[PDB]
Context: bound to proteins that are not shown
RNA sequence: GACUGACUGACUGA
RNA sequence: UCAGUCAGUCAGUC
Repeated sequence: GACUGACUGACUGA
Repeated sequence: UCAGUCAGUCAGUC
RNA backbone atom coordinates (compact mmCIF):
# COMPACT_ATOMS: atom_id res chain seq x y z
C1' G A 1 0.00 0.00 0.00
C1' A A 2 -4.87 -3.33 -1.31
C1' C A 3 -7.79 -7.64 0.51
C1' U A 4 -11.63 -10.26 3.39
C1' G A 5 -14.53 -10.14 7.76
C1' A A 6 -17.18 -8.80 12.05
C1' C A 7 -18.97 -4.17 15.93
C1' U A 8 -21.24 0.38 17.13
C1' G A 9 -23.80 5.11 16.67
C1' A A 10 -26.36 8.76 13.94
C1' C A 11 -29.83 10.27 9.97
C1' U A 12 -33.91 8.93 6.73
C1' G A 13 -38.25 6.23 4.99
C1' A A 14 -42.34 2.93 5.05
C1' U B 1 -41.01 -4.24 14.12
C1' C B 2 -38.57 -4.50 9.31
C1' A B 3 -35.79 -2.10 5.47
C1' G B 4 -31.60 1.66 2.43
C1' U B 5 -27.69 5.01 2.77
C1' C B 6 -23.60 7.32 5.82
C1' A B 7 -19.61 7.81 9.33
C1' G B 8 -16.38 5.99 13.04
C1' U B 9 -13.80 1.16 15.48
C1' C B 10 -11.55 -3.81 15.88
C1' A B 11 -9.79 -8.83 13.92
C1' G B 12 -7.22 -11.94 10.22
C1' U B 13 -4.46 -12.92 5.45
C1' C B 14 -0.83 -10.92 2.02

This is an experimental structure of RNA (dsRNA strand 1; dsRNA strand 2) with a sequence from Homo sapiens, with 28 nucleotides shown. Protein in the same entry: Antiviral innate immune response receptor RIG-I and E3 ubiquitin-protein ligase RNF135. The entry is indexed under Innate immunity, E3 ligase, helicase, antiviral signaling, RLR, dsRNA sensor, HYDROLASE-TRANSFERASE-RNA complex. Ions in the entry include tetrafluoroaluminate, magnesium and zinc. It comes from the structure "Cryo-EM structure of RIG-I:dsRNA in complex with RIPLET PrySpry domain (monomer)". The reconstruction used 74,079 particles. The structure was determined by cryo-EM at 3.9 angstrom resolution and released in 2020.